[PDB]
Solved structure of RNA with a sequence from Homo sapiens, 22 nucleotides shown. It was solved by solution NMR. Lineage of the source: Eukaryota > Bilateria > Craniata > Eutheria > Homo. It comes from the structure "Solution structure of Risdiplam bound to the RNA duplex formed upon 5'-splice site recognition". The 2024 paper behind the entry is "The diversity of splicing modifiers acting on A-1 bulged 5'-splice sites reveals rules for rational drug design".
RNA sequence: AUACUUACCUG
RNA sequence: GGAGUAAGUCU
Ligand code: Y59
Numbered sequence: 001a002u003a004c005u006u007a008c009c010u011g
Numbered sequence: 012g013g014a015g016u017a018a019g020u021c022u
Base pairs, nucleotide, nucleotide: 003020004019005018006017007016008015009013010012
Other pairs, nucleotide, nucleotide, family: 001021cWH
C1' cells in the first nucleotide's frame, strides 16, 4: 500500500 | 436505499 470479516443509526 | 464511527490481520 492492496484486500476481507464483525458491530452500532435510520426508513 | 443512505451517512458517520469502532476493532483485527499483512509487506
Ligand atoms: C457507507 O449502521 C456507509 C453500510 C453501512 C454501507 C455503508 N455505510 N454504512 N457505506 C446494521 C447493519 C448494517 C449497517 N449498519 C447497521 C450501519 C451502517 C451500514 N451497515 C441495526 C444495526 N444493523 C443491522 C441490525 N440492526 C440487525 C442488527 C455499505 C458510506